[PDB]
Context: bound to proteins that are not shown
C1' cells in the first nucleotide's frame, strides 16, 4: 500500500 | 478493519 468489483465485520 | 479478484 493506488483502483476497481463481490462477500463479511 | 476482512477474504477472494482482475488487473
Nucleotide at each position: 500500500g493506488u483502483g476497481g468489483a463481490c462477500c463479511c465485520a | 478493519g476482512g477474504g477472494u479478484c482482475c488487473a
Notes: Entry title: Structure of viral RNA polymerase complex 2. An RNA: 16 nucleotides with solved positions. Crystallisation conditions: VAPOR DIFFUSION, SITTING DROP. It was solved by X-ray crystallography to 2.91 A. Keywords: RNA polymerase, TRANSLATION, TRANSFERASE-RNA complex. Takeshita and Tomita published it in Nat.Struct.Mol.Biol. in 2012: "Molecular basis for RNA polymerization by Q beta replicase".